[PDB]
Context: bound to proteins that are not shown
RNA sequence: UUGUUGUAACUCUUAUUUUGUAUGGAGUAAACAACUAGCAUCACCUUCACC
DNA sequence: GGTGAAGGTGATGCTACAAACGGTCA
DNA sequence: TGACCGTTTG
Repeated sequence: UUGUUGUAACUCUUAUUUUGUAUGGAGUAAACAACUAGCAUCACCUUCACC
C1' cells in the first nucleotide's frame, strides 16, 4: 500500500553452498526512486558436446 | 581454433489510425 | 430509420 522493480527496520523458521554479509517462507511495517511497451531481425559475447 | 544448441547484451525498425461503408437491431 | 460498431480503404 492502487501495479512492476530496487532499497529498509522489526519477530520467528527449516531449507539453500545450484544466491551463506544473501535468497526462498510466515507475520508486521514506511518512505523514495525509476518505470514506452510489444513484436521481429541483425551483430557480438559466454557456456556446453563435438571433432 | 569453428559447428551446433542454449543463455544474454546491444542496436535497429514498425507500431501503437482516420475517415468512410455497410450490417444489424431497437 | 438512426445509431452503434465491425469492416474496408488510404
An RNA with a sequence from uncultured virus, together with DNA: 87 nucleotides with solved positions.
It comes from the structure "Cryo-EM structure of CasLambda (Cas12l) bound to crRNA and DNA".
The reconstruction used 369,389 particles.
It was solved together with CasLambda.
It was solved by cryo-EM to 2.99 angstrom.